Shown are 28 nucleotides from a PDB entry: RNA. The structure was determined by X-ray diffraction at 2.25 angstrom resolution and released in 1991. The PDB entry is titled "CRYSTALLOGRAPHIC STRUCTURE OF AN RNA HELIX: [U(U-A)6A]2".

RNA sequence: UUAUAUAUAUAUAA
RNA sequence: UUAUAUAUAUAUAA
Numbered sequence: 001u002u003a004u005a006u007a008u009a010u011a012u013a014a
Numbered sequence: 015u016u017a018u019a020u021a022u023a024u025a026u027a028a
Stems, first nucleotide, its partner, number of pairs: 001028014
Other pairs, nucleotide, nucleotide, family: none
C1' cells in the first nucleotide's frame, strides 16, 4: 500500500 | 443480538 480481523462511533438490514 | 456500510484506531498477512 492492499486484504483481512478486532474495538469504538454513526446509522441502516434482519 | 447478528449482518452491513462509513469514519478512526489497532493487529495480523502479503